[PDB]
Context: bound to proteins that are not shown
RNA sequence: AGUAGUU
RNA sequence: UGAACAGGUUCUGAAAAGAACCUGUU
Numbered sequence: 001a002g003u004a005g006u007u
Numbered sequence: 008u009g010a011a012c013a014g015g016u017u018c019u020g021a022a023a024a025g026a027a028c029c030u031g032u033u
Stems, first nucleotide, its partner, number of pairs: 010033010
């Protein structure tokens, strides 16, 4: 740089 | 679903007092 969420 | 205690709430009560519940501490 990019990606994912405390069920 | 122990013992001891604290606080709060609700109901009854003319107040005392009784009834029930909740939370917490050792």

Description
Solved structure of RNA, 33 nucleotides shown. It comes from the structure "Cryo-EM structure of the the NS5-NS3 RNA-elongation complex". The sample was in a buffer at pH 8. Bound small molecules: CYTIDINE-5'-DIPHOSPHATE (CDP). Released in 2023, the model rests on cryo-electron microscopy data to a resolution of 2.8 A.